[PDB]
Context: bound to proteins that are not shown
Parts: sequence; C1' cells; structure tokens
RNA sequence: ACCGCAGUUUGGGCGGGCAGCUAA
RNA sequence: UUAGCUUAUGACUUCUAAGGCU
RNA sequence: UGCCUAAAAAGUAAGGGGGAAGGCGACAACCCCCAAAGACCAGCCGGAACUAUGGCUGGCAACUA
RNA sequence: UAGUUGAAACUGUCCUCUUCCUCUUUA
DNA sequence: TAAAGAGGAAGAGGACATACAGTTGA
DNA sequence: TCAACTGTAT
Repeated sequence: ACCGCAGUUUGGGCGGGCAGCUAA
Repeated sequence: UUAGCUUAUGACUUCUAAGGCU
Repeated sequence: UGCCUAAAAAGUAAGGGGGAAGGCGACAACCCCCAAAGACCAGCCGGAACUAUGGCUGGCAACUA
Repeated sequence: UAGUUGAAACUGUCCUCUUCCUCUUUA
C1' cells in the first nucleotide's frame, strides 16, 4: 500500500502488515 | 531478534491438484 | 530419491500486560489490572483553492517547563 | 505561573433505464 | 482489440417521507 | 385505560 475496529466518509488514532538494502 | 530506507490493492496456520532441482 | 514453491479448500487475529481448560496450528473459552480519537463547547472573520475548511476571541480538558 | 494539542461534513429510501467491471466464446 | 451472455455492482433522475374511526387487550 | 393495531379515505 492494504485489512480490522471505532455511526458513514476524508486527514488522523490503536492494531495486523510480504520481500530487499544498511546498522545494531 | 531489533532500529532505519526502498516497497506489496492485506497478514498467518493445516492439507492437498500442479510446477522446480536432484 | 529427497527437498522446495504452491491455485483451490477449511480456518486464526487484528487496544496494552499476567494466569489459564482446549486447539495438529495460526491461537484461545474464562479470570485479574491498565488505557480509552473518525478527538470539546460558543461566538466572529474568510472568494474557504493548492491540501476533504484557514485564522481570532472566550471557556473546558490533556501533556510539558 | 508560562507554553503545546484537542480538524471537517453528513437526506436517505424506492423504482426504472443507462453505464462500469469480471469471466467466458467467436473473430 | 470487438462483440454477445451471465452476473455483480453502481449513476441518472423523479417522488416521497398519512389522518381519523373502530377494535384489542392486558 | 391507554398504547397498539387494523380499517377507511386519497
């Protein structure tokens, strides 16, 4: 990115979040 | 195993049709 | 001959910490503590885009020096 | 005692046509 | 890239958003 | 004894 939950949406919030590089 | 950057129109478990090297 | 990747099928969880029957397993019925964002209210400006609404005043909460 | 944060909106339902998408089959 | 089916959704666009009599019943 | 439900009218 996306998914779940907060009345429904957007910016945000808590959580789930393949693979590669670097440090510890 | 735990912190950063790139990044996927989700993540993980069980068993199987198939496919790959030997 | 063994090891790997796996459509389909059936499932698990999606606030933080500690026990815990039972699940092949992801995990977890039940029990105890902590926390609580589609985030407050009332006025007044604004041609309010770019950016799914900016600023001023008053009050009320929470966090700092 | 002095600072920082506390953003916005909300009228839905039914019905009928039309459009979109996916998967097929033919060309 | 094109066209026709089947099935699942949506967008356009127009209306709409009741009051009194009579009866039940617990 | 009053809410709730059903019937009638448009």